[PDB]
Context: bound to proteins that are not shown
RNA sequence: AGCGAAA
RNA sequence: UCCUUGUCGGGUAAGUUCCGAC
Numbered sequence: 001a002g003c004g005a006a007a
Numbered sequence: 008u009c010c011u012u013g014u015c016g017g018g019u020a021a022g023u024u025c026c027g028a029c
Stems, first nucleotide, its partner, number of pairs: 013029005
Other pairs, nucleotide, nucleotide, family: 019022tSS
C1' cells in the first nucleotide's frame, strides 16, 4: 500500500 | 487499548487530552 478511523 | 500529517493560536501546570484557524 490495503484495513480501520460518531475508534 | 494501539490504529501517526504539519504549522500557528486559545486554554492549561511553560501540561500533552479541550477548543479554533491556515